Background
glmS ribozyme RNA; glmS ribozyme substrate RNA from Thermoanaerobacter tengcongensis: 144 nucleotides with solved positions. Keywords: ribozyme, riboswitch, glucosamine-6-phosphate, RNA. The work is reported in "Essential Role of an Active-Site Guanine in glmS Ribozyme Catalysis" (Klein et al., J.Am.Chem.Soc., 2007). Crystals were grown from: GROWN FROM: 12% PEG 4000, 1M LICL, 100MM MES-NAOH PH 5.4, 5MM MGCL2, STABILIZED IN: 24% PEG 4000, 1.5M LICL, 30MM MGCL2, 100MM MES-NAOH PH 5.5, 20MM GLUCOSAMINE-6-PHOSPHATE, VAPOR DIFFUSION, SITTING DROP, temperature 295K. The organism belongs to Caldanaerobacter subterraneus, within Bacteria. Bound small molecules: 2-amino-2-deoxy-6-O-phosphono-alpha-D-glucopyranose (GLP). The entry also models magnesium ions. Method: X-ray crystallography, resolution 2.7 angstroms. The entry became public in 2007. It comes from the structure "T. tengcongensis glmS ribozyme with G40A mutation, bound to glucosamine-6-phosphate".
């Protein structure tokens, strides 16, 4: 120096950018001297319908 | 050109799409503070791209109204 | 407050113990 369990912990997206109102929906921009930013659940300024508003 | 309807594109800096030009970020890294440590908080510091900023290119039909 | 939030796995740390090994 490595492996395993046990217990307690740490981490688990870096910023820029994106919003008329309501509802629905999740596959929602960009790049980084980061590279687990893996994975899971949720959300969201994307997209869809309605209304309103503007342009041809 | 204007009024009404429709369609399409947008959301008020209201045109999708296309070209050219520009673009002061953070992490990273260093320091201080905290922790046995993984790591956390704050300050400083080099550096992008876009559906960001700007220039330019790119526009309909149907009724009517001298 | 929107690369934003949470976390049971993974990854990582500490400790105790065991094993391999150096």
């Nucleotide at each position: 120096g490595g492996c395993u369990u046990u217990a307690a912990g740490u981490u688990g997206a870096c910023g820029a950018g994106a919003g008329c109102a309501g509802g629905g929906u999740u596959u929602a921009u960009c790049g980084a001297g980061a590279c687990a930013u893996c994975g899971g659940c949720g959300g969201g300024u994307g997209c869809c319908c309605u209304g309103c508003g503007g342009u041809c | 050109u204007c009024c009404u309807g429709c369609g399409a594109c947008c959301g008020u800096u209201a045109g999708a799409g296309g070209a050219c030009u520009g673009g002061u970020a953070a992490a990273a890294c260093c320091a201080c503070a905290g922790g046995c440590g993984a790591c956390u908080g704050u300050g400083g510091c080099a550096u992008a791209g876009a559906g960001c900023a700007g220039u330019c290119c790119g526009g309909g039909c149907a009724g009517g109204a001298a | 407050a929107a690369g934003c939030g949470c976390c049971u796995g993974g990854a990582c740390u500490u400790a105790a113990a065991g094993c391999c090994a150096u």
It holds a match to the Rfam family "glmS glucosamine-6-phosphate activated ribozyme aptamer". On this family, see Jansen et al., Nat Struct Mol Biol 2006: "Backbone and nucleobase contacts to glucosamine-6-phosphate in the glmS ribozyme". Rfam describes the family as follows. This entry contains a glucosamine-6-phosphate activated ribozyme that is found in the mRNA for GlmS. GlmS is an enzyme that uses fructose-6-phosphate and glutamine to generate glucosamine-6-phosphate. The ribozyme catalyses self cleavage of the glmS mRNA that is thought to regulate GlmS activity. It is annotated as a riboswitch.